[PDB]
Context: bound to proteins that are not shown
RNA sequence: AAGACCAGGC
DNA sequence: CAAGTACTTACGCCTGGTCTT
Repeated sequence: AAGACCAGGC
């Protein structure tokens, strides 16, 4: 690269 | 036509990170 998840911003 | 098992949905844009194949 690209899928998955998690945190998170108005 | 009333009784039953049915479901295709479900905010917009953004930033980080870590594991995976």